Released in 2014, the model rests on X-ray diffraction data to a resolution of 2.62 angstroms. An RNA structure, in which 26 nucleotides are resolved. It was solved together with Endoribonuclease Dicer. The entry is indexed under PAZ domain, platform domain, connector helix, siRNA, RNase III domain, endoribonuclease, pre-miRNA, HYDROLASE-RNA complex. It comes from the structure "Structure of human Dicer Platform-PAZ-Connector Helix cassette in complex with 13-mer siRNA having 5'-pU and UU-3' ends (2.6 Angstrom resolution)". Crystallisation conditions: 0.2 M sodium chloride, 0.1 M sodium citrate, pH 6.5, 18% PEG4000, VAPOR DIFFUSION, HANGING DROP, temperature 293K.

RNA sequence: UGCGAAUUCGCUU
RNA sequence: UGCGAAUUCGCUU
Numbered sequence: 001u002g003c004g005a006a007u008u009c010g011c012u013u
Numbered sequence: 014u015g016c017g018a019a020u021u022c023g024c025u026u
Base pairs, nucleotide, nucleotide: 002024003023004022005021006020007019008018009017010016011015
């Protein structure tokens, strides 16, 4: 210790 | 349209 993007996972019944 | 985790990127000079 912000503004965003993508990807992959946990919590419900 | 939440609570979290990991990974990889964009914006500053």